RNA sequence: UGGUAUAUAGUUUAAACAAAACGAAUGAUUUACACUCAUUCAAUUAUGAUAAUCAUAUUUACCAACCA
Numbered sequence: 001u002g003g004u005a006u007a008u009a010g011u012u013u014a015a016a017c018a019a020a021a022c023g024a025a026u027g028a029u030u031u032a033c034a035c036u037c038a039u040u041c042a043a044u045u046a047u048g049a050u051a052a053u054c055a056u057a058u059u060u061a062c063c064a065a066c067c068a
Base pairs, nucleotide, nucleotide: 010022011021012020024040026038027037028036045057047055048054049053
């Protein structure tokens, strides 16, 4: 090398038409906070084709491995 994996918000992160949670954000509550709570802001490795599905590297994914 054949092997097996990718990969999704800042971060984890399910799932492709984008869901959660922390980060943040104002709310509510408080004398003011923390906590709880409610709601918000944010994303598919770049590459080519079909029309979104493959191929290709890619990054790191681990079964291959009897006798002379």
Description
The RNA (A/P-tRNA) from Homo sapiens has 68 modelled nucleotides. It was solved by electron microscopy to 2.98 A. The work is reported in "Mitoribosome structure with cofactors and modifications reveals mechanism of ligand binding and interactions with L1 stalk" (Singh et al., Nat Commun, 2024). Keywords: ribosome, mitochondrial translation, tRNA, mRNA, 2Fe-2S clusters, polyamines, rRNA modifications, post-translation modifications, cryo EM. Among the 82 different proteins in the entry, which are not shown, are Aurora kinase A-interacting protein, Large ribosomal subunit protein mL43 and MRPS21 isoform 1. The depositors describe the entry as "Human mitochondrial ribosome in complex with mRNA, A/P- and P/E-tRNAs at 2.98 A resolution".